An RNA structure (23S rRNA, nucleotides 2018 to 2903) from Escherichia coli K-12, in which 886 nucleotides are resolved. Noeske et al. published it in Nat.Struct.Mol.Biol. in 2015: "High-resolution structure of the Escherichia coli ribosome". Ions in the entry include magnesium and zinc. The source organism's lineage runs through Bacteria, Pseudomonadati, Pseudomonadota, Enterobacteriaceae and Escherichia coli. Crystallisation conditions: PEG8k, MPD. Bound small molecules: guanine (GUN). It comes from the structure "High-resolution structure of the Escherichia coli ribosome". The structure was determined by X-ray crystallography at 2.1 angstroms resolution and released in 2015. Among the 51 different proteins in the entry, which are not shown, are 50S ribosomal protein L16, 50S ribosomal protein L34 and 50S ribosomal protein L27. Rfam match: Bacterial large subunit ribosomal RNA. The family is grouped with related families in Rfam's "LSU clan".
Context: one part of a larger RNA, bound to proteins that are not shown
């Protein structure tokens, strides 16, 4: 989905109306319950996962706005100071022969002077204190050449110039100062202009700055897109990821786990390679220093050593060990095979060139042998009969060598990456966790074997070491089967239902049991089984009871029953951790709990129809249900018992907790329908009495009903069979022995006795009363199917009702009438009405007066309603066979 939609114990994808065995149960509603349909309801929000999302942090990454470097550009003048070119012109030379500090190399006989020398007075500046350049000023008729020396000449002079120095010219920078003119002005003016924009104009203040462009260094969670493995007995934490040994592994390979054990990410130019040769460990016995052990002999051993390293498998022909000569750690191939999905890895003998060792046959393509490791891309470095964008060349590719990732998450997403989310959030999972269920039962928890031992003595009254063995399903866990398109979590309320491993009460064996009291086992599930402080607590202390305050199972029972303290949302806050966003299984304050029951079930109470003709009644009891508890005190008896102090068994009186049912007479509650006081108002014309509203306005009392707190009863006794237990008789087994046979006890458990249902007991029961005494037609002729007249008991309807009731039932009454309303008298409750009169100035008091009023109550009464009738139900009742009658 569809439903003709019960229990229980099992089974079952694992919690069953549907299965399998069984119990049960005539069909149909009505009102009520919320155990159950893993009920509705919303594709679980927690958990996990997806190379899913968002939003938040940060010393995670890339990048970025913004900030800020700095170059250059808008961006310009002059002046100095200065570093580095440049160009006049000036300073400057002690081989020696000497007028004497010889500058090479040339013009080479007159320069130099009044645009004023020689001399001497003095300033500076260099310095080899020998002089040398050189301002004044003084002075006024010289200083000069082959005049010889000297490789080189006249300081008479003169030109490119070097020893070096200095200063005016110039390019570029440096750096300053200032300057205006570019540009700024968010000073003042002035014109467009009845304008706080703008724009031009003038003018003051800055000024080549600032600042703005392009480019760069730095900063930069402000912003932005991201990223932040996987495995995993969930998942995080921890560990782990490639490789190599060995077990596991089941005698061919190959084989898994967060199984059990170690190891690699290297080393060697000898530690290769060949040729010659050798041969360990370890223990005994001698031996200086010398010791358990060093080196040395001898002997026994006989590979137990050595292998550069793990670990296993080889190793004497050694693959261990030395020495020689050496580069085979050697290019090109490669028959034919291993092991792999594949990428690749591995053995290989042989060929060619070329080599090393060895006489020689031969051995050598690295290491006893397996670890020692990284595609691919992109790039460098070297060769190079390739290639080369019109052609020659070149760049650049390409082949051949090689080099460069701890790319270790080890087939390597990216060159380049951490974190929080409890504000979240989508898509999925019972593929995978946290509650419950299951499945297990180490753990837990009850019970037993064995029995040293404690217990003065003595294993087992009461206990018991070292070990064994079990039962529950029940703590702690393991799993991960059932639910993730929702099976609401702890405690408490209310309700409760089972075991029994018994808490109390009962019976009873031991007792290290004198009695009261206990210990301990064994029968016993019949009832009974605390209120309270303090905590969310369950439990636990704890105080005060009790006969007692069990243990435990029911989704750790019970949220479509309640609560909502404790705890998973969203807010704060301390501590702690954290740079932070947060975070805590720490604490603290606060913080939405939905569902009108359709089936199961259940508690009521009803309709239907049957039970064989129908009808009223009153039973029988198969089955069910409820109930089932216990203190104290008193007699016995101050008795048994006891040294005493206490102190009973059996038995009987009585009396009360605590449950339960019935009743309302009594004591109360209640009593919005009774009667009174009384505030504030409103009205009834006013006074007086009176009514309405204000929670029944507030109150005080109180009929009938209805009840607890009031006041009656009840658990039982008795019986039948027992349970652990206690015996008689007795054998088996000459005795013993409760037992095998036969017999007697034996409890609050069972069966009975008490209360309620009760014959749908369908196996439908019994007893007693009641009613019903016509013809017809038709087919398929039969327990047939219609008609015509019939219409009883009885029921039911209608009415009037009820200490009966949701409705339905149920019970009274209907004129032959008290069934209900009224009506009469009473009660009974309130508590002296009205109205009059007296007193009083009036409130108000008294008297008529215990007055008026007075539901549901009691004794009556036919005033009002309770119709004479009509509806359903019929008409003599089935067959068989037996017994009596015919």
């Nucleotide at each position: 989905g569809a439903a003709c939609u019960c229990g229980c114990u099992g089974u079952g994808a694992a919690g069953a109306u549907g299965c399998a065995g069984u119990g049960u149960a005539c069909c149909c509603g009505c009102g009520g319950c919320a155990a159950g349909a893993c009920g509705g309801a919303a594709a679980g929000a927690c958990c996990c996962c997806g190379u899913g999302a968002a939003c938040c942090u940060u010393u995670a990454c890339u990048a970025u706005a913004g900030c800020u470097u700095g170059a250059c550009a808008c961006u310009g003048a002059a002046c100095a100071u200065u570093g580095a070119g440049c160009c006049u012109u000036g300073a400057u030379g002690u081989g020696u022969a000497g007028g004497a500090u010889a500058g090479g190399u040339g013009g080479g006989a007159g320069g130099c002077u009044u645009u004023g020398a020689a001399g001497u007075g003095u300033g500076g500046a260099c310095g080899c204190c020998a002089g040398u350049c050189u301002g004044c000023a003084u002075g006024g008729a010289g200083c000069c050449g082959a005049c010889c020396u000297u490789g080189a000449a006249a300081u008479a002079c003169c030109a490119c110039c070097c020893u070096u120095u200095a200063a005016u010219g110039u390019u570029u920078g440096a750096u300053g100062u200032u300057c205006u003119a570019a540009c700024g002005u968010u000073g003042a003016c002035c014109c467009g202009u009845a304008a706080u924009c703008c724009g031009g104009g003038u003018u003051g203040c800055g000024g080549a700055c600032a600042g703005u462009g392009u480019c760069u260094g730095g900063u930069g969670g402000g912003u932005a897109g991201u990223u932040u493995g996987a495995c995993u007995g969930g998942g995080g934490c921890g560990g782990u990821c490639u490789c190599c040994u060995c077990c596991u592994a089941a005698a061919g390979a190959g084989u898994a786990a967060c199984g059990g054990a170690g190891g690699a990410g290297c080393a060697c130019g000898a530690a290769g390679g060949u040729u010659g040769g050798c041969u360990a460990a370890u223990c005994c016995u001698g031996g200086u220093c010398g010791g358990a052990c060093a080196u040395c002999a001898g002997g026994a051993g006989g590979u137990u050593a050595g292998u550069g390293c793990a670990a296993u498998g080889g190793c004497a022909u050694a693959a261990g060990c030395c020495a020689g000569c050496u580069u085979g750690a050697c290019u090109g191939c490669g028959a034919g095979c291993g092991u792999g999905a594949c990428g690749g890895c591995g053995c290989g003998a042989g060929c060619a060139g070329g080599u090393g060792c060895g006489a020689a046959a031969g051995c050598a393509g690295g290491u006893c042998a397996u670890a020692g490791u990284g595609a691919u891309c992109c790039g460098g470095u070297g060769g190079u009969u390739c290639u080369g964008a019109a052609u020659g060349g070149a760049a650049g590719g390409g082949c051949c060598a090689u080099c460069g990732c701890u790319c270790a998450a080890c087939g390597g997403a990216u060159a380049a990456a951490a974190g929080g989310u409890a504000c979240u959030c989508c898509g999925g999972g019972g593929a995978u966790a946290a509650c419950a269920g299951g499945c297990u039962g180490a753990u837990a928890c009850c019970g037993c074997c064995c029995a040293a031992g404690a217990g003065u003595u003595c294993a087992u009254a009461u206990c018991g070491a070292c070990g064994g063995c079990g039962g529950u399903g029940u703590u702690u866990g393991g799993c991960a089967c059932c639910u993730c398109g929702a099976u609401g979590u702890c405690g408490g309320c209310u309700c409760a239902u089972c075991a029994c491993a018994u808490c109390c009460u009962g019976g009873g064996g031991c007792u290290g049991a004198a009695g009261u009291a206990g210990g301990u086992c064994c029968c016993a599930a019949g009832g009974g089984u605390a209120u309270g402080g303090c905590u969310g607590u369950u439990c636990g202390c704890c105080a005060u009871u009790u006969a007692a305050a069990g243990u435990g199972g029911u989704a750790c029972g019970c949220g479509a029953g309640c609560u909502g303290g404790g705890u998973u949302u969203a807010g704060a806050a301390c501590g702690u951790c954290g740079u932070g966003a947060g975070a805590c299984a720490g604490u603290u304050c606060g913080g939405u709990c939905c569902c009108u029951a359709u089936c199961u079930g259940c508690c009521g109470u009803g309709g239907g129809c049957g039970c064989u003709g129908g009808a009223g009644a009153a039973c029988u009891g198969a089955g069910g249900g409820g109930g089932g508890c216990u203190g104290c005190u008193c007699c016995u008896a101050g008795u048994a018992c006891g040294a005493g102090a206490g102190g009973a068994c059996c038995g009987g009186a009585g009396u009360g907790g605590a449950c339960g049912c019935a009743u309302c007479a009594c004591u109360g509650g209640u009593g919005u329908u009774c009667g009174g006081g009384u505030u504030g108002u409103c009205a009834u014309g006013c006074c007086a009495a009176u009514g309405g509203c204000a929670c029944u306005g507030c109150c005080c009392g109180g009929u009938a009903g209805c009840u607890a707190a009031a006041u009656g009863c009840g658990g039982a006794a008795g019986a039948g069979a027992u349970a652990a237990g206690u015996g008689c008789u007795g054998a088996a087994a000459g005795c013993a022995u409760c037992u095998a046979a036969g017999c007697a006890c034996g409890a609050a458990a069972c069966u009975u006795g008490c209360c309620c249902c009760g014959a749908g007991a369908u196996g439908a029961g019994u007893u007693c009363u009641c009613c019903c005494u016509g013809a017809c037609c038709c087919u398929u002729u039969a327990a047939g199917g219609g008609u015509c007249c019939u219409g009883a008991a009885g029921g039911a309807a209608c009415g009037u009702u009820g200490a009966a009731g949701a409705c339905g039932a149920c019970g009274a009454c209907g004129u032959u009438g008290a069934u209900a309303g009224g009506c009469c008298g009473g009660g009974u409750g309130u508590g002296u009405a009205a109205g009059c009169g007296c007193a009083g100035c009036g409130a108000u008091g008294c008297g008529u007066u215990g007055a008026g009023c007075u539901a549901a109550c009691c004794g009556g009464u036919a005033c009002u309603a309770a119709u004479g009738a009509a509806c359903c139900g019929u008409g003599a009742g089935g067959c068989u066979u037996a017994a009596c009658c015919u």